[PDB]
DNA sequence: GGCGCCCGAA
């Protein structure tokens, strides 16, 4: 940094 | 669709 298991706000 | 956040593998 990207991509990803999750939850969470608009 | 966006953003925070705890993870992890490239």
């Nucleotide at each position: 940094u990207u991509c990803g298991g999750g939850c969470g706000c608009c």
Notes
Shown are 20 nucleotides from a PDB entry: RNA, together with DNA. Horton and Finzel published it in J.Mol.Biol. in 1996: "The structure of an RNA/DNA hybrid: a substrate of the ribonuclease activity of HIV-1 reverse transcriptase". It comes from the structure "THE STRUCTURE OF AN RNA/DNA HYBRID: A SUBSTRATE OF THE RIBONUCLEASE ACTIVITY OF HIV-1 REVERSE TRANSCRIPTASE". Crystals were grown from: pH 4.50, VAPOR DIFFUSION, HANGING DROP. Method: X-ray diffraction, resolution 2.3 A. The entry became public in 1996.